[PDB]
RNA sequence: GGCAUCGAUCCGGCGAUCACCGGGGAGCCUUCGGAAGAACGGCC
RNA sequence: AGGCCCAGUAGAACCGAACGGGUUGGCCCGUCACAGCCUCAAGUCGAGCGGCCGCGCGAAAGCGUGGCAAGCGGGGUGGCACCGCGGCGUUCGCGCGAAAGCGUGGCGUCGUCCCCGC
RNA sequence: GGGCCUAUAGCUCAGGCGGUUAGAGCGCUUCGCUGAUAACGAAGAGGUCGGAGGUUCAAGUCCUCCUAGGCCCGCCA
Numbered sequence: 001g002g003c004a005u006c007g008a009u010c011c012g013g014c015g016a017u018c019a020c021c022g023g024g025g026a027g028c029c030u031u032c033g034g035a036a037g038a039a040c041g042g043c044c
Numbered sequence: 045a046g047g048c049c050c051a052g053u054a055g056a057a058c059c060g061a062a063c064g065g066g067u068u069g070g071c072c073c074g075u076c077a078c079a080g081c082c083u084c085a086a087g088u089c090g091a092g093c094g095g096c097c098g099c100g101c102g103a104a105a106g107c108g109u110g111g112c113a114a115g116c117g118g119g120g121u122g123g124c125a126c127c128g129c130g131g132c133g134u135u136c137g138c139g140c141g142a143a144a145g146c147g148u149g150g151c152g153u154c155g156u157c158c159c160c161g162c
Numbered sequence: 163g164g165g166c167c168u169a170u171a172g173c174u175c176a177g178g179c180g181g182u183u184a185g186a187g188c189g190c191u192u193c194g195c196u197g198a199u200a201a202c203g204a205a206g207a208g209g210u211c212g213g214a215g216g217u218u219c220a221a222g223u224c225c226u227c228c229u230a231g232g233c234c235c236g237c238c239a
Base pairs, nucleotide, nucleotide: 001029002028003027010023011022012021013020016199017198018197030062031061032060033059034058041049042048043047044046063074064073065072069082070081071080092127095112096111097110098109099108100107101106115162116161117160118159119158120157121239122238123237124236128156129155130154131153132152133151134150136149137148138147139146140145163235164234165233166232167231168230169229172188173187174186175185181219190206191205192204193203194202212228213227214226215225216224
């Protein structure tokens, strides 16, 4: 410098990730790029 | 009912660069940065119409001037040209010379790359 | 300078009795699987079998020559 009480980090479902569901409550994190690319939620 | 936003966003794996682990730079690893190594830490431009070291002049390319070595051994590095240059030597040629000598050509040896050792 | 070994896909390699058949792993591309990636599974695309010549009906495989790389001798700085 960034993320986090509009709930992060972390824990279980869980098997590599996110995502999703539940827990908990103040900390957590090396950066940029390439390639590749969701879900939850909303909408005619 | 096919599409849009969500979003070319999420984080993991892969690849690339950086920053770090960490010590000059890396292999490697990623904040629990493991463990274990390479380099820095002998020095290299090594076919050179010779090499090394001073002084002076010059803007430079250079020029002028004054010196030094041409031992043995070792590996390294480069090369495939077996040559050239330099010093020393010679029961070896050629030429010149009034001589001693000089030039020229073979042959030998070392120097003309890098450090290491005596 | 000489001798030996090697040369097969983009990379690393095995294999070669000249007639189907060019192979592996890792790459790449695509498909399968997933919500989508990773993984996994499957298949394709990638080859003058170093080059030229000889022989052969047919040359990756046999013969000759050459190139390149590594190693070992030799010689030069």